[PDB]
Context: bound to proteins that are not shown
RNA sequence: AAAAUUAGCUC
DNA sequence: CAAACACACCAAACACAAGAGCTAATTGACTGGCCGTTATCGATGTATATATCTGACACGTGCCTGGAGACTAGGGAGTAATCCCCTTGGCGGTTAAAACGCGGGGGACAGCGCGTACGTGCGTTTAAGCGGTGCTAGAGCTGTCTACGACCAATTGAGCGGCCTCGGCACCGGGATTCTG
DNA sequence: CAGAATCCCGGTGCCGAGGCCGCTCAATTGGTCGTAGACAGCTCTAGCACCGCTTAAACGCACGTACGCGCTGTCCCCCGCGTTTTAACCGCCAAGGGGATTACTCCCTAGTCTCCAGGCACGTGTCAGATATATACATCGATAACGGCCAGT
DNA sequence: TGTGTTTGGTGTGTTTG
Repeated sequence: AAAAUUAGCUC
C1' cells in the first nucleotide's frame, strides 16, 4: 500500500 | 419547367481484430512576477583602544642672592712701669641708740540677725557673622639727580679748671605760744 | 588748766656757693666729594562698601537665698614711757692696694675681588588625566538573496 | 495494417403534374 507506458517470455 | 423517386458513384465514419498468465524498466516540469523571510549593506551611535595635549611629580640645570677665602692696611686691643689717690685697717672716747619691762588702751577677732543683689532660668528680640559681588585708595616696585652730610685744614676762643672770696645758712639760746589730756 | 611741743627772735661763725684768672681742645669756617633720598612714574590687592541670609547672641523678666552688712562682746598686742646696756659716730693715725696713665707692640678685622652654598625658576622627562580620532559591536532601516506560490507553456 | 458495414450528397435517368 503508489501512477502511466513499453518490451520480452508462456500454454 | 419543376418535382417525385430510383440508381450509380463519391465521400465520410465505426468498430473489431482469442483467453489470458508472468516478469522487467523510463518517465520523478519549468522561467517569470510577486509576496513573505531572512541575509546583507549601511547610518548612528556608545564602549574601548590609541594619540595629542595639559597638569602634577621627579630629576637635573641654572640665575641669583648671600656667604665665604686670601690678602692687605693700619689701628684697636693690650704688656710692662709708674704715680699717688684712696681704701682698708687701727685705737680711743662720746653719747645717741637699741634693747628690755611694764601698764592698759587700741583694735583685731568671732559671732549673729538681717536685707536684697546677683545668681539660675526663661522667652523675645537683636544684629553678629557668612559669602558673595564689586570698586579702588593707597601700598608697593622701577628709576633721576642734587640736596645733604661726611670729611679735611686751618684758625682761635669757649669751657674746664685752680685759687681765693664771703655771706646763706645751720646752730645755739632765751622766750612766748598751740595742743593734748 | 597742767604740761609737753612748737614756733619765734636773736646772735655766732663757718663752709660751700661764687668771681676772677689760665690755658686746652674743640668749635667754626671754607672747601671737596659721594650718595641718600626726595621725588617722578607705573602696578594691583586688601580694605572698604552693599546685599541677602543664617543664626549666634544679647537682653528683659521672674524669683530665691547667698552673702554683704551692721552690731556686739572680749581678749589679743601694740604703743607709750621708763630703765639699762652698748655701739653708732667722730677723731687721729697707718700701710699699701689698685685705679688711671704712658710708651709701645701685636695682630685683628673691615675691606676688596673672586667664587661657592643655598634657593627658587626653568628645562626635560614621566605618569596620569581630558579631549579627540578610530575600531568595534549593537539597534534600526533599506535592498534584496532566499523561499515559495501561481501562471502560462 | 486491415476487413467489413453504415450514412449522406451529387449527377443521370424516368415519369408525373
This is an experimental structure of RNA, together with DNA, with 362 nucleotides shown. The depositors describe the entry as "RNA polymerase II-DSIF-SPT6-PAF1c-TFIIS-IWS1-SETD2-nucleosome, 20 bp upstream". Released in 2024, the model rests on electron microscopy data to a resolution of 3.1 angstroms. The work is reported in "Structural basis of H3K36 trimethylation by SETD2 during chromatin transcription" (Markert et al., Science, 2025).